[PDB]
Shown are 86 nucleotides from a PDB entry: RNA (Mitochondrial Precursor tRNA-His(0,Ser)) from Homo sapiens. The source organism's lineage runs through Eukaryota, Metazoa, Euteleostomi, Haplorrhini and Homo. Released in 2024, the model rests on electron microscopy data to a resolution of 2.79 angstrom. The work is reported in "Structural basis for human mitochondrial tRNA maturation" (Meynier et al., Nat Commun, 2024). The entry also models zinc ions. Rfam match: tRNA. Its family is annotated with triplet codon-amino acid adaptor activity in the Gene Ontology. From the family's description: Transfer RNA (tRNA) molecules are approximately 80 nucleotides in length.

Context: bound to proteins that are not shown
RNA sequence: GUAAAUAUAGUUUAA
RNA sequence: AAACAUCAGAUUGUGAAUCUGACAACAGAGGCUUAC
RNA sequence: CCCCUUAUUUACCGAGAAAG
RNA sequence: CCAUG
RNA sequence: CAUGGCUUUC
Numbered sequence: 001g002u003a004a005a006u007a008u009a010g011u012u013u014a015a
Numbered sequence: 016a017a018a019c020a021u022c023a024g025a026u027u028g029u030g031a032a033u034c035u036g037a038c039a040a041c042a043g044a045g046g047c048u049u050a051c
Numbered sequence: 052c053c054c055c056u057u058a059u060u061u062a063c064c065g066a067g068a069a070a071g
Numbered sequence: 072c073c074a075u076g
Numbered sequence: 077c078a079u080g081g082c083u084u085u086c
Base pairs, nucleotide, nucleotide: 001063002062003061004060005059006058007057010019011018012017013016021037022036023035024034025033042056043055045053046052067086068085069084070083071082072081073080074079075078076077
C1' cells in the first nucleotide's frame, strides 16, 4: 500500500 | 444519560458527607428529507 | 442516513474442461 | 498416447 | 474403473 472493522480528549458503564 | 472526577470562593463547631459559581462537544470535516 | 480524511487492530494477488 | 493399482 | 507425465483445442 488494500478490505474489514472500530474512534467517548479526565475515567467508567450505559445510551 | 448518570456515577466518580476537575477549577474558583466560602475561618466550616465536627453531615464541608456542604453552599455559590466555572467546565460540560461520543475522532475531523460535507448535505438532505420535518426524522430517517 | 450516508460520502470523504486521518488514527488503532486484524488477513493480504494469475491455469477449468474436452480428445489422444 | 505412456506407467501404476 | 481411479491416479501420475506429456501432446492439440477453447